[PDB]
Solved structure of RNA (23S RIBOSOMAL RNA, nucleotides 531 to 1365) from Haloarcula marismortui, 806 nucleotides shown. It was solved by X-ray diffraction to 2.4 angstroms. An Rfam search finds the family "Archaeal large subunit ribosomal RNA" in it. The literature on the family includes a 2002 paper in BMC Bioinformatics by Cannone et al., "The comparative RNA web (CRW) site: an online database of comparative sequence and structure information for ribosomal, intron, and other RNAs". The family has 91 seed sequences and 2,955 matches in Rfam 15.1. Its Rfam clan is "LSU clan". Among the 29 different proteins in the entry, which are not shown, are 50S ribosomal protein L11P, 50S ribosomal protein L6P and 50S ribosomal protein L24e. Crystals were grown from: PEG6000, KCL, NH4CL, MGCl2, pH 5.80, sitting drop, temperature 292K. Blaha et al. published it in J.Mol.Biol. in 2008: "Mutations outside the anisomycin-binding site can make ribosomes drug-resistant".
Context: one part of a larger RNA, bound to proteins that are not shown
RNA sequence: GAUCGAGCGACAGGGCAUACAAGGUCCCUUGACGAAUGACCGAGACGCGAGUCUCCAGUAAGACUCACGGGAAGCCGAUGUUCUGUCGUACGUUUUGAAAAACGAGCCAGGGAGUGUGUCUGUAUGGCAAGUCUAACCGGAGUAUCCGGGGAGGCACAGGGAAACCGACAUGGCCGCAGGGCUU
RNA sequence: GCCCGAGGGCCGCCGUCUUCAAGGGCGGGGAGCCAUGUGGACACGACCCGAAUCCGGACGAUCUACGCAUGGACAAGAUGAAGCGUGCCGAAAGGCACGUGGAAGUCUGUUAGAGUUGGUGUCCUACAAUACCCUCUCGUGAUCUAUGUGUAGGGGUGAAAGGCCCAUCGAGUCCGGCAACAGCUGGUUCCAAUCGAAACAUGUCGAAGCAUGACCUCCGCCGAGGUAGUCUGUGAGGUAGAGCGACCGAUUGGU
RNA sequence: CCUGUCAAACUCCAAACUUACAGACGCUGUUUGACGCGGGGAUUCCGGUGCGCGGGGUAAGCCUGUGUACCAGGAGGGGAACAACCCAGAGAUAGGUUAAGGUCCCCAAGUGUGGAUUAAGUGUAAUCCUCUGAAGGUGGUCUCGAGCCCUAGACAGCCGGGAGGUGAGCUUAGAAGCAGCUACCCUCUAAGAAAAGCGUAACAGCUUACCGGCCGAGGUUUGAGGCGCCCAAAAUGAUCGGGACUCAAAUCCACCACCGAGACCUGUCCGUACCACUCAUACUGGUAAUCGAGUAGAUUGGCGCUCUAAUUGGAUGGAAGCAGGGGCGAGAGCUCCUGUGGACCGAUUAGUGACGAAAAUCCUGGC
Numbered sequence: 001g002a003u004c005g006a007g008c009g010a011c012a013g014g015g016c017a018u019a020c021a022a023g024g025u026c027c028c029u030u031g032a033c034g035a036a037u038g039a040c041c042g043a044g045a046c047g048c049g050a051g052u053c054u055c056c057a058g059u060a061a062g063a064c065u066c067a068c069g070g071g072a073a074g075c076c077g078a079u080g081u082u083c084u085g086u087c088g089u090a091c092g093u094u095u096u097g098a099a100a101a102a103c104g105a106g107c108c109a110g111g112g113a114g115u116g117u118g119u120c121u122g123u124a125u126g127g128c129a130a131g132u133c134u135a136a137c138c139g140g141a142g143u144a145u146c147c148g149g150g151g152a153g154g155c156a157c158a159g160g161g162a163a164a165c166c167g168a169c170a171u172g173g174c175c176g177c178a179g180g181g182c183u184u
Numbered sequence: 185g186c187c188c189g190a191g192g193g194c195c196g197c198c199g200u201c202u203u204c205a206a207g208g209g210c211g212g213g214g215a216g217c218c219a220u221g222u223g224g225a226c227a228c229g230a231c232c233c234g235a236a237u238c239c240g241g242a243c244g245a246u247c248u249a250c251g252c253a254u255g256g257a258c259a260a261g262a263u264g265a266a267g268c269g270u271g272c273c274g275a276a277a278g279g280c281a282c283g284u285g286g287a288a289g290u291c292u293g294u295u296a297g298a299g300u301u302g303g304u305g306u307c308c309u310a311c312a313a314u315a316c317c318c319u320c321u322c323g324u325g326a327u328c329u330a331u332g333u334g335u336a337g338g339g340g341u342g343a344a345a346g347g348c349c350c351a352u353c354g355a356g357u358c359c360g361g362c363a364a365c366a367g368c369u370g371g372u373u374c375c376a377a378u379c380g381a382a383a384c385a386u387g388u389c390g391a392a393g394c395a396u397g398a399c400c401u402c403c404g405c406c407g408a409g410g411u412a413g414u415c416u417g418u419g420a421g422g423u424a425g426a427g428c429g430a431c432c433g434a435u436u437g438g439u
Numbered sequence: 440c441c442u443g444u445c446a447a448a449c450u451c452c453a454a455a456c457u458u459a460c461a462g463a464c465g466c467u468g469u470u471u472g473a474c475g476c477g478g479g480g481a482u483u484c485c486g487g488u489g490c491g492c493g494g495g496g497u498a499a500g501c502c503u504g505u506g507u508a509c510c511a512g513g514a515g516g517g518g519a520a521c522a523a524c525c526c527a528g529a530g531a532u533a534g535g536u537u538a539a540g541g542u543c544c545c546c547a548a549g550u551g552u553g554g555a556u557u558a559a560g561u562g563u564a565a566u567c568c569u570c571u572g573a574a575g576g577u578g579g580u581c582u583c584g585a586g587c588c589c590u591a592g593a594c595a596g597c598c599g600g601g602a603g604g605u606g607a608g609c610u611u612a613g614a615a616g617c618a619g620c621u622a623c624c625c626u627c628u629a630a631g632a633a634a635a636g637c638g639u640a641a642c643a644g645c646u647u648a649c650c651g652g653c654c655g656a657g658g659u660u661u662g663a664g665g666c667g668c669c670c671a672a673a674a675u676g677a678u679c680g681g682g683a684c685u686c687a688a689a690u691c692c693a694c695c696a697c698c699g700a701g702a703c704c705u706g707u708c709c710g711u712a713c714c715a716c717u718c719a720u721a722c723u724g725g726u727a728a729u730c731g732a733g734u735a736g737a738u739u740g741g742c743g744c745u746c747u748a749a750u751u752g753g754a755u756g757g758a759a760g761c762a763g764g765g766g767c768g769a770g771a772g773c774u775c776c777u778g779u780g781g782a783c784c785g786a787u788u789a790g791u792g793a794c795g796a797a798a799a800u801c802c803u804g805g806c
Stems, first nucleotide, its partner, number of pairs: 009087010023076002025072004030067003037061001042055005091104003106806006116228013131155003137149004159166002169196001172195004179188004197212006231371002234368001238361006249335009258325001260292003263288001267284007297322003302318002305316002337353001339349003374741006384397005400480006409467003413464009425452001426450002433445002437441002486510010515526003530708007540698003543682003549695001551694006562684002575669003579666010596653005602626002608620002635646003709731002711727005742795001744792001746790008760779008
Other pairs, nucleotide, nucleotide, family: 018074tHS021776cSS022764tSS029068cWW033064cWW035062tHS035705cSS036062tHS036534tSS038058tWS038060tHS039059tWH041056cWW047049tHS047050tHS048553cWS049552cSS050551cSS050694tWS058059cHS072075cSS074077cWH090105cWW091797tHS091798tWS094098tWH095097tHS096486tSS096522tWS112796tWH112799tHS113371tWS113796tHH114372cWS115230tWS129215tWS130156tWS130214tHS134152tWH136150tHS158167tSS160200tSS160209tSS161163tHS161164tHS168211tWS169213cSS172213cWH176191tHS177190tWH178189tHS195213cWH203205tHS203206tHS228230tWS233369cWW235365tWH236364tWH237362tWW244337tWH244350tHS245248tWS245335tWH245340tWS249341tSS258295cWS259293tHS264285tWS264286tSS264287tHS265286tHS266285tHS274276tHS274277tHS296323tHS301319cWW307312cWS310312tHS311315cWS326343tWS336339cSS336349tWS337356tHS338355tHS342345tWS370799cSS375770cSS376769cWS380735tHS381734tWH382483cSS382512tHH383511tHS384483cHS385484cWH395484tWH398482cWW399481tWW401737tSS406474cWW407472tWS407473tHS408468tWS408472tHS409473tWS412466tWS422423cHS422453tWS423454tWH424453tWS427430tWS428431cHS428432tHS428446tWH431449cWS432446cWW435443cWS436442cWW450451cHS479737cSS481736cSS482735cSS487523tWS496498tHS496499tHS510522cSS513528tSS513529tHS514527tWS515700cSS516538tWS516539tSS524565cWS526538cSS529732cWS537700tWH539699tHS541548tSS542548cSS547698cSS550688cWH557559cWS557687tWH558685tWS559685tWH560561cHS567569tHS573671tHH574670tWS589656tWS592655tWS592656tHS593657tSS595654tWS600630tHS604605cHS607621cWW610618cWW611613tHS615641cHS615642tWS616645cWW617644tWH622633tWS623633tHS627631tWW629650cSS631648tWS634635cHS637645cWW638643tHS639641tHS676677cHS679682tWH683688tWS687689tHS716722cWW717719tHS717721tHS733734cHS741771tSS742771tSS743794cWS745791cWW754782tWS757780tWS757781tSS757782tHS758781tHS758783tSS759780tHS768770tHS797798cHS
C1' cells in the first nucleotide's frame, strides 16, 4: 500500500518503528539579555475615498543564549520507512546550445590510463666557490651498501672574427630604493 | 631636513668584426660547479585503448579452378541422316516408291546422375554461418563422377563473373616486423584554497592541426607613480542630418 | 527667370560621438609595491544570444562585420515550461526589508479607492521562430472643436398649393418641362422652373424644386481623438498557464495598502587577504562599503594505498578483514561499539611506487 503520477533526492517539518553498547540531550510557564526591524489601542489633525500624519514610542514586540520551576527516556539526537512544504527533466561525454528523439552503460565485484633513459631549459633546497665535479677503474672493508684513492675529462674562469688574427672597466660621472649616519 | 648610498638605473670608456671615412654588430667593472626534488621541451611505444595498410618468412589445391593418370555411370521411348536392298521408269546420267540401316555436342524423360528459373513461398536467435518444399533446365556428351596426381600468393587457376585457390580474395592463411602511424572518435581514478581565460590577429600543402602574438596564471626584479569615470584646455575627424544659383553626376515641366 | 526631384563609391555645410596629450577632481598604489621589466607554465585560435550601428539577401531560428553586455563558465527570484528577457551576481546559519513581478481562486498578498471607456470574452499576450494580423472599410459607441440654420418656428414627417401667357421658338408628320438645337423671358401671388427625376408613340399621369398649414426644439455641415467592429480559411482535443472574469478579475488616468529573492540591513561562525605581537605560516587582538560565483588552465595546503628505514606502540584477556551500529572532520577520510573472524596489526618521521574509477560498444568473473 489495490483513487492514483514518473531523475528516485537535497533542505524543513510531521506519523509510525527502535534491547544494551559506542551519542545525551529535548519539551512547556515564567524571568534575564535583546541586532536589524518594529506595532495594536487611544488622543489630536488631514483626505472625495481606499487611507495617511503627529503623539503614545524606537516603546510592547524582536532570533540566539542563559537562569529558576515543572516535564519527557522511543524520550532528544540518530537510524529505517512514509507523509507534508520548497526546489528539482540523472551521470559522464560531444556541443554555440543535452532531459534530449546526440554518444555510452543490464547489475555488482575485481582489473583498467603521465612511465624510463638521454639531452636541453627553468625552479626550490643543500655543499663547495674562482672554482667545482669526478668517469671508468684501483685499494680497503662490515664485501652490490660503505671508507679511501682516481680530476682522464667536463662546465665555469674573455671575448670578437667565416678565417687569418687580435684581445677587455679589480670603477670615471650622474640619478637613487633598501639600509646606515646626522645636530632630523 | 642633510650626508653615505651596496644592489638597481642612465652615461662614459674599453676588446673585436666590418671599416678612406662614417655608422653599425657582438662582448666587457669576478659566479660558478655539483647534488636532490620538481615544472616544461625533444627523441624514442612516450597518458591508455581505438583501423583500414605496408613488408618478411612460412603453411595450405582434404574446399574450389584448370590439367593429367586409372576406374565408374547414363530406365525407357521418339525422330529416322548416310550407306545398302528390292521394284518401276530411263540409252545413260539418274529419278521415284517401299524397305533396310540407325546417324545426332538431336528430341521426350524427377532412369541414374548433373544443374538451379520462378514461387521474391517455408526458414530467417534456422534442421542449415546458403537449409526445405513445389516449379523448372540438362540428361551419348565441349557429359557427369570417385580416387590418385600437378600448378602457390603479385603467384596459380579462370568458356572472363575480378570468378576460384579449405565459411578467408580488386591480392589466401599463419606468425613475425609491431606497443605501425593518425592533425580523427572514446577514455584518463582522492579532498580543499587563490587567480581565472580564449573562441581573436600574423604565418603555415593552412583552415578537424600547429607556431608566433592577444589573453590566463606563477616566480624574481624595480621603486612612485597610475588613469576604468567626469570636467576643462590644446589638437585629430566628414558618419547622422542637411544641401547642392558649392563641385559632381543623376533627375521634371513651362513661356 | 520660373517650377519638380536625388546620391554607398557628391559636398558650400555639419552634429551627437569616438580619439591623442595635459591639468583638475575622483579612484588607486608606495608593509595589499601599483605602473613597469625579466623569466616558468598554460589553456585558446568550431562560439552563441540580446541591444545599438550596420553590408548582403524576398526572407530565415540566414550569411558576414562592428561596439557593448550577457550565455558558454552564472546560482537564486520572476517569466506556465525555456542558455543568454526582467530582478539579481552567491561562504554558512539566523532575523528583518525590499527588487523584478504580483495581490479573485489555483497561489503569498486587494474580489483596494476615485473616475472613464469597452460588449467584442475585444482583452486578461513587455521582449519573442514563439505574443500576428494588413491595405481597405465602419450612422458600433464615447469625447473635443469649427461653420451655418432655428420660437420672426428650424430639421424631418404629414395635409394643402403647386397657377396663367404657352401645347415657349426651332427641328419635325408629331415633340406639348423632360429626342436634339437655342433662348431661358413676365403675369397673378404666399408660392410655383422656358422644369431637377421617373413616365408616354406623342399626350396623360407621378413627384423635385418652390409657398402655406399642422407640429414644437434643437437641427445641419465639417474637423480631431478613444475603445471596439468588418476585412479574418487547416488539418487528433478549444484556450489568456488553467479555472473563470463584463460599473471587470478588461482598458486608460490617478491614487492607497500589501505580498514577494541567496539582493539590501542585522547577530554568530568559516575561509581568504592584510595589520599588530611572534621563531611561527602556533596563539591573541584588529581591518575588508571598497574580500567570498566560475569551464579550460596556472598556483598551493591536505586525505588514503604498498613496501623500506629510524623512533615507538597494539594483539589469543582476540590482530586484519567483513556486517550492523555510535562519534569526529567543510571534505578526502579518521575513530569507537556490537557480532563474525582466528592471526597478525599500527602510529610518528624520512623514503618508496605496476598508489585512488561510474564511464572507455572498456577487460574477466558472478548475477